An RNA structure, in which 72 nucleotides are resolved. The PDB entry is titled "A new fluorescent RNA aptamer bound with N618". Crystals were grown from: 0.05 M Magnesium Chloride, 0.1 M HEPES pH7.5, 30%(w/v) PEGmm550, 0.001 M GSH. Method: X-ray crystallography, resolution 1.87 angstroms. The entry became public in 2024.
[PDB]
RNA sequence: GGAAGAUUGUAAACAUGCCGAAAGGCAGACACUUCC
RNA sequence: GGAAGAUUGUAAACAUGCCGAAAGGCAGACACUUCC
Numbered sequence: 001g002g003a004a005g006a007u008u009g010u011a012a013a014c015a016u017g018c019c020g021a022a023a024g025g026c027a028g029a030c031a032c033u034u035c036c
Numbered sequence: 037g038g039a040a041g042a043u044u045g046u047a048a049a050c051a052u053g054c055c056g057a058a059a060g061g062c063a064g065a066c067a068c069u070u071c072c
Base pairs, nucleotide, nucleotide: 001036002035003034004033005032016027017026018025019024037072038071039070040069041068052063053062054061055060
């Protein structure tokens, strides 16, 4: 530096804002993990 | 008219709009049914 994780929950990881009683759902990748 | 069906899937019944690729999620009770 790249690839994938990630049309975003995975091997593992998910600030915050918003809808919702909740479960979920909308927006969000600063950055981080693994491998090379 | 009222109550419940209905913090919306029931005894039975669920137009439509929106967000989302989808799975889902948000809004929506005109009317009808049951019982007073």